[PDB]
Context: one part of a larger RNA, bound to proteins that are not shown
């Protein structure tokens, strides 16, 4: 919305006149009663969102617009420029995740289990850091001793613990391949040129065993360098 | 002054970092959605609850079983508080009673059988039964409760804890106002109060009954 | 859901939970519609890529243009050619 609209029980967007198994039932009104047809009447009862309005509030921002002040000035009480307390009256904001919303908690990075034996894999799922230190704890060549270095995992005869000698590569111009990856970043990088370092030399040094201490652009500052005026 | 290099500068900590800055009420509220998000309840669960047991240690003047269940283990319901949000916000009466019902026994009573620490009485409990009975009204807004006195008793429970297109609004949604908390206020209390719109002519589903073909 | 398939042809038997939106899933007791009629939603202009047809090529489009504007092209000297043999 078309209708010729049973009843029980099961199923079913989870309460079936319409599916299933069973059963009922000659048809068709008046007049009553109103359990049902999630009867009818409002697309706002109540939560919740929204680049949502709307008004009120105030030790929420920000403005001279308004009302007094405040200091100059002019005609010489009234005008005017310029400020700013405290009123009035506006005009703007006042995130998000969330086993409703509120409260309470959190939001970068980094490890260990979830996480299943490449890699990776969730949940206000569990336990431990971190937002650095250090001119040595850096870089390079040695001395000595041996069960420690650390957030944890993996590793370490030094990459551990005490020590020495010199140095600044804790540089300047680059980098081919690759990890990884929405992108923007990220991460390792042999070799090449310049000066250097330590080392007889072999060779190593683009910070520290590794994975954390790394917040774009924009603005706004400093040093050079080359044009301009 | 332009421009490059080499650099510095946020707990832009909402860490990929809104446009300068920057807090709230709204039961007076207004609009657009959402059963994608909760309340009034239907749906699943059975963790809490409620029945059966079951092991029974034991208490019962002895004695586990006339009665009672202590620790653990289970089975059933989903009428208890709960979790989940699957159902309708194109808005759907519950948290009460006043009438009328209808089913189930986990029986108060009536009808009855057993063990009975059974003198018949009066009891405990345990087995069958669910026919029809369960009246009063004082008090509380109370469906919770008592206590006042009668009965043979003064059951519990499914009924969208049956029942507002039959009936009340007494309480849960507003709107007016006081007192109290809280808050700088606008306001907010499920904290106490007064007072505060319950619509509907039955189409067909049932169901009384009176007729027709 | 009132059809459907029948050689069923004065009457029967199977079969058959509308439709549209929206959703993880809707006969749903979510939305919407009382029937017909009529009217109602990807338009246009200027620019930007792409594709498929092309023009021109003395590079092209614009324009009256030997103005002018937009696009477009300007580079290496790289040992190879007969089916074999004097």
């Nucleotide at each position: 919305g078309a209708a010729a609209u049973c009843u029980u029980c099961g199923u079913g967007c989870a309460g079936a006149u319409g599916c299933g198994a069973a059963g009922g039932c000659g048809c068709u009104g008046g007049c009553a009663a109103g359990g049902g047809a999630c009867g009818a009447a409002g697309a706002g009862a109540c939560c919740c969102u929204a680049u949502g309005c709307a008004g009120c509030u105030u030790c929420g921002c920000u403005g001279g617009g308004u009302g007094c002040u405040a200091a100059g000035a002019g005609u010489u009480a009234c005008u005017c420029u310029u400020a700013u307390c405290c009123u009035c009256a506006a005009g703007c904001u006042u995130u998000u995740c969330u086993g409703g919303g509120a409260c309470g908690g959190a939001u970068g990075c980094u490890u260990c289990c979830u996480a299943a034996a490449u890699a990776g894999u969730a949940a206000c799922g569990g336990g431990a850091g971190u937002g650095a230190u250090c001119a040595a704890u850096g870089g390079u060549a040695c001395u000595g001793c041996u069960a420690c270095u650390u957030a944890a995992a993996u590793a370490g005869a030094a990459a551990g613990c005490a020590g020495u000698g010199c140095u600044u590569g804790a540089c300047u111009g680059u980098a081919a391949g690759a990890a990884c990856c929405a992108c923007a970043g990220u991460u390792c990088g042999a070799g090449c040129a310049g000066g250097g370092a330590c080392g007889c030399a072999a060779g190593u040094c683009g910070g520290c065993a590794u994975u954390a201490a790394u917040g774009a652009c924009c603005c706004a500052g400093g040093g050079u360098a080359a044009c301009a005026u | 002054g332009u421009u490059a290099c080499c650099c510095u500068g946020a707990u832009c900590a909402a860490c990929g970092g809104a446009c300068a800055a920057a807090a709230g009420c709204u039961a007076c509220g207004c609009u657009a959605g959402g059963g994608a998000u909760a309340a009034c309840a239907g749906g699943c669960u059975u963790a809490u609850c409620c029945g059966c047991c079951u092991u029974u240690a034991g208490a019962g003047u002895u004695c586990c079983u006339a009665u009672c269940g202590a620790u653990g283990g289970g089975c059933g319901g989903g009428u208890u508080u709960g979790g989940c949000a699957c159902c309708u916000c194109g808005a759907u009466g519950u948290c009460g009673g006043a009438u009328c019902a209808u089913c189930g026994c986990g029986u108060c009573c009536u009808g009855u059988g057993g063990c009975u620490g059974a003198a018949g009485g009066a009891g405990g409990u345990c087995g069958c039964a669910a026919g029809g009975g369960u009246u009063g009204g004082a008090u509380u807004g109370u469906u919770c409760g008592u206590c006042c006195a009668u009965u043979a008793a003064a059951g519990u429970g499914g009924u969208a804890c049956g029942u507002g297109a039959u009936c009340u609004g007494a309480g849960u949604u507003c709107a007016g106002a006081c007192c109290g908390u809280c808050g700088u206020g606008a306001g907010a209390c499920a904290g106490u109060u007064c007072g505060g719109u319950u619509u509907c002519u039955a189409u067909c589903u049932u169901u009384g009954u009176c007729a027709g073909c | 859901c009132a059809g459907c398939u029948a050689u069923a042809a004065u009457u029967u038997a199977g079969c058959g939970u509308a439709c549209c939106u929206u959703u993880u899933g809707c006969a749903u007791u979510a939305u919407g519609g009382g029937u017909u009629a009529g009217c109602u939603a990807c338009u246009c202009a200027a620019u930007a890529g792409a594709c498929g047809u092309g023009a021109g090529u003395u590079a092209a489009g614009c324009a009256g243009a030997a103005a002018g504007c937009u696009u477009a092209c300007u580079g290496a000297g790289a040992u190879u050619u007969u089916u074999u043999u004097a």
An RNA structure (L7 rRNA, nucleotides 368 to 673; L8 rRNA, nucleotides 58 to 270; L2a rRNA, nucleotides 3 to 88) from Chlamydomonas reinhardtii, in which 528 nucleotides are resolved. Primary citation: Waltz et al., Nat Commun (2021), "How to build a ribosome from RNA fragments in Chlamydomonas mitochondria". The sample was in a buffer at pH 7.6. An Rfam search finds the family "Bacterial large subunit ribosomal RNA" in it. The family has 102 seed sequences and 51,934 matches in Rfam 15.1. Clan: LSU clan. A reference for the family is Yusupov et al. (2001), "Crystal structure of the ribosome at 5.5 A resolution", Science. Keywords: Mitochondria, mitoribosome, alga, RIBOSOME. It comes from the structure "Large subunit of the Chlamydomonas reinhardtii mitoribosome". Method: cryo-electron microscopy, resolution 3 angstrom. The entry became public in 2022. Among the 45 different proteins in the entry, which are not shown, are mL113, mL115 and PPR*.